SRS2 fragment of Rgs4 3' UTR, RNA (31-MER) with a sequence from Rattus norvegicus: 31 nucleotides with solved positions. Crystals were grown from: sodium cacodylate, NaCl, BaCl2, MPD, spermine. The entry is indexed under RNA, Rgs4. Ions in the entry include barium and magnesium. The depositors describe the entry as "X-ray structure of SRS2 fragment of Rgs4 3' UTR". NCBI's taxonomy places the organism under Eukaryota, Opisthokonta, Bilateria, Theria, Rattus. Released in 2019, the model rests on X-ray crystallography data to a resolution of 1.73 angstrom. Heber et al. published it in Nat Commun in 2019: "Staufen2-mediated RNA recognition and localization requires combinatorial action of multiple domains".
RNA sequence: ACAUGCACAUGCAAUUUGUGUAUGUGUAUGU
Repeated sequence: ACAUGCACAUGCAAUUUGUGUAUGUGUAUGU
C1' cells in the first nucleotide's frame, strides 16, 4: 500500500435510537 475484520468519527438511509453502507483515522490477520 491493497483486501478483509474490529473501534471511533462523518455522509446517506424522516428520526433520536439501533442497524446498514460509503469514506477517513487507527489496529489486527494475510500479502